Source information:
Method: electron microscopy, resolution 3.8 A. The entry became public in 2023. The RNA, together with DNA, has 90 modelled nucleotides. The 2023 paper behind the entry is "Structural insights into human co-transcriptional capping". The reconstruction used 64,321 particles. Among the 15 different proteins in the entry, which are not shown, are RNA polymerase II subunit D, DNA-directed RNA polymerase II subunit E and Transcription elongation factor SPT5. The depositors describe the entry as "Structural insights into human co-transcriptional capping - structure 3".
Context: bound to proteins that are not shown
DNA sequence: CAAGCTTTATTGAGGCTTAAGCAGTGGGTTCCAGGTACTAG
DNA sequence: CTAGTACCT
DNA sequence: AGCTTAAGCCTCAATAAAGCTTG
C1' cells in the first nucleotide's frame, strides 16, 4: 500500500471480406 | 622526307547474372539453450 | 556414484 | 513460382598513333 491494468515476440497454420 | 600502308593499342558499342519488388486483418500451435562441470548428498 | 544446478557457448 | 529491369561484367568493330615503305 499510492485503484498496481502495459499482458513478451517470432514462425506457421486455418479462416474472414 | 612524306602520302600511304601496316600494326597496334584504343575506345566506343553490342550480349550474359542478379537484386526486389509481389493486395488487405483476425485466431490457433509451437518454439525460444543444450552441453558440460563442479560440487553435496 | 549420480543428481542438480550453474556457467560456457 | 516466375516475371522484370536496371546494373555490372564479358567480346566486337572502327580508329588514330606508331612505326615502316616505297615514291
Nucleotide at each position: 500500500c499510492g485503484g498496481a491494468g502495459a499482458g513478451g515476440g517470432a514462425a506457421c497454420c486455418c479462416a474472414c471480406u